[PDB]
RNA sequence: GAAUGCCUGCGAGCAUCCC
RNA sequence: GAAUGCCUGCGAGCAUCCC
Numbered sequence: 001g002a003a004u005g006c007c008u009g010c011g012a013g014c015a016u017c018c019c
Numbered sequence: 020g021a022a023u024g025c026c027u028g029c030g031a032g033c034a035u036c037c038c
Stems, first nucleotide, its partner, number of pairs: 001037001003035004008030004013025004018020001
């Protein structure tokens, strides 16, 4: 360096929901 | 705008694996 898993963040799009 | 789900990308850390 490859890939995968765990964990934590960020972006695109869609949907649901919030008198 | 909140939250959640789906989908697709990107970053931090760890692990596994690759004669």